[PDB]
The RNA has 74 modelled nucleotides. The entry is indexed under PROTEIN TARGETING, SIGNAL RECOGNITION PARTICLE, SIGNAL SEQUENCE, RIBOSOME.
RNA sequence: AGCGCAGCGCGGACGCCCGAACCUGGUCAGAGCCGGAAGGCAGCAGCCAUAAGGGAUGCUUUGCGGGUGCCGUU
Numbered sequence: 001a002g003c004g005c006a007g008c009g010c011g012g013a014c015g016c017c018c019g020a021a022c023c024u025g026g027u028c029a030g031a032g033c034c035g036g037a038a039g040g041c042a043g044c045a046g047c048c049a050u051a052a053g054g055g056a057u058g059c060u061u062u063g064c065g066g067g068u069g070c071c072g073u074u
Stems, first nucleotide, its partner, number of pairs: 001074004008065001013060001016055002026047001032041003
Other pairs, nucleotide, nucleotide, family: 006068cWW009064cWW010063cWS011062cWS012061cWW018053cWW019052tHS028045tHS029044tWH030043tHS031042cWW
């Protein structure tokens, strides 16, 4: 001097949190609609859960980048 690792860092999963007024879903007061009734349909706000998409952090897995630490090897 050249690499393989540890490690740092970074990206993608998992767990938690957050997260779309309508075009996502369930439940859906008030309100609307059908019928001579009894009974239903559709559906907004809100609540709960949960994608795309983020974050704190514990850290398993994992692509890649490092070159500080610094064993061994060429």

It holds a match to the Rfam family "Bacterial small signal recognition particle RNA". The family is grouped with related families in Rfam's "SRP clan". On this family, see Regalia et al., Nucleic Acids Res 2002: "Prediction of signal recognition particle RNA genes". Rfam describes the family as follows. The signal recognition particle (SRP) is a universally conserved ribonucleoprotein involved in the co-translational targeting of proteins to membranes. Gene Ontology terms of the family: SRP-dependent cotranslational protein targeting to membrane, signal sequence recognition and signal recognition particle, plasma membrane targeting. It is annotated as a non-coding RNA gene.
The depositors describe the entry as "EM structure of ribosome-SRP-FtsY complex in closed state".
Ions in the entry include magnesium.
The structure was determined by electron microscopy at 5.7 angstroms resolution and released in 2015.